[PDB]
Context: bound to proteins that are not shown
RNA sequence: GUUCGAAAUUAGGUGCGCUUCGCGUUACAGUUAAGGCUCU
RNA sequence: AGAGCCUUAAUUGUAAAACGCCUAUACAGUGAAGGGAUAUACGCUUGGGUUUGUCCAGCCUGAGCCUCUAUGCCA
RNA sequence: AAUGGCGCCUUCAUCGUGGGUUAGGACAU
DNA sequence: CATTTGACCCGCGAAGCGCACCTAATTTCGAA
DNA sequence: CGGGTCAAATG
Numbered sequence: 001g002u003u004c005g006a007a008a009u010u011a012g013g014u015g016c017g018c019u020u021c022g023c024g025u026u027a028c029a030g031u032u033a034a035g036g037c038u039c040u
Numbered sequence: 041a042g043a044g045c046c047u048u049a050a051u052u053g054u055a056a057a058a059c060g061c062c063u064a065u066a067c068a069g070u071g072a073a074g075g076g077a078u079a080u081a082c083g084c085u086u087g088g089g090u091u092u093g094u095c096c097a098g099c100c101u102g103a104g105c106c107u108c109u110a111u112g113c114c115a
Numbered sequence: 116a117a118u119g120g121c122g123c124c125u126u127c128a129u130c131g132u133g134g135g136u137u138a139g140g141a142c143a144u
Numbered sequence: 145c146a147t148t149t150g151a152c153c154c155g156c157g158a159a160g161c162g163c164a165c166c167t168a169a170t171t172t173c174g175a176a
Numbered sequence: 177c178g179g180g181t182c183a184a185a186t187g
Stems, first nucleotide, its partner, number of pairs: 002176022025056007033048007060136004066132002069129007079111003083105008094141003112121001114119002147185001149183006
Other pairs, nucleotide, nucleotide, family: 024057cWW032049cWW040041cWS057138tWS059137tHS066133tWS068130cWW076122tHS081083tHS081106tWH083108cWS091097cWH093142cWH113120tWW145187tWS148184cWH
C1' cells in the first nucleotide's frame, strides 16, 4: 500500500412479532322505501 | 282506499367470525394493605398450553432468579 | 428539579364469569 | 351416464410500537 | 390460487 474479515454508523428494501382503529361479511330483531301477490 | 305475507334495499341495534384444543388451582372487576430499580418482567434458568404422527414457527404463559436484557406514564 | 403520585408487582376480602392459542412451515400418512 | 370443458370462487385499509437480515456507503482496527 | 363448483356438452 491492495485485497479480505470484523465492528460501528447511516439510508433503502425485505420481511417477522405485538397492540389497536375501522370498512366489509354474516345471524337475528325493529323500522323506513319500494316491488309484487293475497284479505279487503 | 287500506290491511296480511314474501322479495329487494336502506337504516338502527345486538351477536358470530375459523373447527377445535387447553385452562375454574383459571380469569377478570371492586376494595384494603404492602412492595415498587436492595423492584419487576417482554429478561435469565427451566418449563407448560396451543400440540396433533412427530417436530417446529408464532403467540401465550407458570415457578425460581436478577448473572445478561429491558423497565413505561403523568407531575 | 429532588421527590410525588399512576401503570406495575404481591397478599387478602368480595361480586362474579371468565382467559390463552388456533386461518403458518417441515415430516410422516 | 360416465366423461370433457369451460367459466367460476376465494376479505380490504390504516395506525402505534419493537426487532433482524440483506444491499449501498464511510470510519477504524486486524491481518495475508 | 389449489382444490374444487356448477352446468354443458362428442353426450
Solved structure of RNA from a metagenome, together with DNA, 187 nucleotides shown. It comes from the structure "Cryo-EM structure of the Cas9d-sgRNA-target DNA complex". Ions in the entry include zinc. The entry is indexed under a protein complex, ANTIVIRAL PROTEIN. It was solved together with a protein. Primary citation: Yang et al., Nat Commun (2025), "Insights into the compact CRISPR-Cas9d system".